Overview
An RNA structure (3 end; 5 end) with a sequence from Influenza B virus, in which 29 nucleotides are resolved. The entry is indexed under Influenza polzmerase, Viral protein. Released in 2019, the model rests on electron microscopy data to a resolution of 3.1 angstrom. It was solved together with Polymerase acidic protein, RNA-directed RNA polymerase catalytic subunit and Polymerase basic protein 2. The organism belongs to Betainfluenzavirus influenzae, within Viruses. The entry also models magnesium ions. Kouba et al. published it in Nat.Struct.Mol.Biol. in 2019: "Structural snapshots of actively transcribing influenza polymerase".
Context: bound to proteins that are not shown
């Protein structure tokens, strides 16, 4: 948080 | 709504 990160990045368990 | 087609997106996370 009218703030920040991300644009293929995988979710058995912390749930 | 719609794209789409045996299941999703229509923002997700902190």
């Nucleotide at each position: 948080a009218c703030c920040u990160c991300u644009g293929c990045u995988u979710c058995u368990g912390c749930u | 709504a719609g794209u789409a087609g045996u299941a999703a997106c229509a923002a997700g996370a902190g």